[PDB]
Method: electron microscopy, resolution 3.05 A. The entry became public in 2024. Diversity-generating retroelement (DGR) RNA Sp; Diversity-generating retroelement (DGR) RNA TR; Diversity-generating retroelement (DGR) RNA avd with a sequence from Bordetella phage BPP-1: 167 nucleotides with solved positions. An Rfam search finds the family "Bacteriophage Diversity-Generating Retroelement RNA" in it. The literature on the family includes a 2025 paper in Nature by Handa et al., "RNA control of reverse transcription in a diversity-generating retroelement". By type it is a small RNA. Handa et al. published it in Nature in 2025: "RNA control of reverse transcription in a diversity-generating retroelement". The reconstruction used 189,678 particles.

Context: bound to proteins that are not shown
């Protein structure tokens, strides 16, 4: 670790103990706890996503707290309460096309159809989407 | 929001013997 | 979210 196992053997010794057989205990093998006991690793380290707090850089860190508060308007606005430029004001690809065939979706439809009955069968054609696709450039 | 720390599931290669 | 009280610094 698939745990200092084994009521587990072979061997060899000797703490010892013997009912004299052994046993024990130690080596010392071996078998044994799932493929073959690899895997399944349990650790730890570690990549990328979420959740909260924070740096928009030496004054914050960190929550516990107590409280407070979520509008307005002149119709243009404004506000959202120093994460304060509420946004290191610039992108994550939230990018650009090209598409939208298919798959996807949806509707058509729990319709058509089948069958007494859609009964935990069953579409499609089509139409509509982009969620999907193909490049470019970036990620 | 980007720079990151709490933190939650992962993804591992790591050997935890 | 913010203000305040803590708490943890500041040089």
């Nucleotide at each position: 670790c698939a745990u200092g196992g084994c009521u587990c053997u072979g061997c060899c010794a000797a703490c010892g103990c013997u009912a004299c057989g052994g046993c024990u205990u130690g080596g010392c093998g071996g078998g044994c706890u799932g493929g073959c006991c690899u895997u399944u690793c349990c650790u730890c380290a570690a990549u990328a996503g979420g959740u909260g707090g924070u740096c928009a850089g030496c004054c914050g860190g960190u929550u516990c707290u107590g409280u407070c508060c979520u509008g307005c308007u002149u119709c243009g606005g404004c506000g959202a309460a120093c994460a304060c430029g509420u946004u290191a004001c610039a992108c994550g690809g939230u990018u650009c096309g090209g598409c939208a065939a298919a798959a996807c979706g949806u509707c058509g439809a729990u319709u058509a159809c089948u069958g007494a009955a859609a009964a935990u069968g069953g579409a499609a054609a089509g139409g509509c989407g982009g969620g999907g696709c193909c490049g470019a450039c970036u990620u | 929001u980007g720079c990151c720390c709490a933190u939650c599931a992962c993804c591992u290669u790591c050997u935890u013997g | 979210g913010g203000c305040a009280g803590g708490c943890u610094g500041g040089g």